[PDB]
Context: bound to proteins that are not shown
RNA sequence: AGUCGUGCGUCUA
RNA sequence: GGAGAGGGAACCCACU
DNA sequence: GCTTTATTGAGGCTTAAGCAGTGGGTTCCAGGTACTAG
DNA sequence: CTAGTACCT
DNA sequence: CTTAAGCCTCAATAAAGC
Numbered sequence: 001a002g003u004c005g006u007g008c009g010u011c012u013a
Numbered sequence: 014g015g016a017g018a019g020g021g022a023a024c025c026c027a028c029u
Numbered sequence: 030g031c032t033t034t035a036t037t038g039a040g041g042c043t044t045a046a047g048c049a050g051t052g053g054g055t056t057c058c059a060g061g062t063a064c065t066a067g
Numbered sequence: 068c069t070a071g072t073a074c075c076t
Numbered sequence: 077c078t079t080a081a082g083c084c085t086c087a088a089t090a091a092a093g094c
Base pairs, nucleotide, nucleotide: 021057022056023055024054025053026052028050029049031093032092033091034090035089036088037087038086039085040084041083042082043081044080045079046078047077059076060075061074062073063072064071065070066069067068
Other pairs, nucleotide, nucleotide, family: 001002cHS002003cHS004005cHS018019cWS020021cHS027051cWW030094cWS
């Protein structure tokens, strides 16, 4: 004091 | 896929 | 008597000598110049 | 033009 | 750097010429 924004990469034997 | 052969001089350092 | 001698030696300059052995690292492949071949 | 080659030091 | 010989170049000296 009872909830929450934020990130990642697309073809590999 | 089988076989080898060669630097003198001068200078300097250093060892017994 | 005086003059010229061979001898003597004495030093300057000179040409020689300069422990033995061993290990290694650096550097030379010489400069410029003229003459001539491709 | 450019680069061998020898030569006197 | 410190001697050992070779040679030439020097200054006196006693005898022979003359």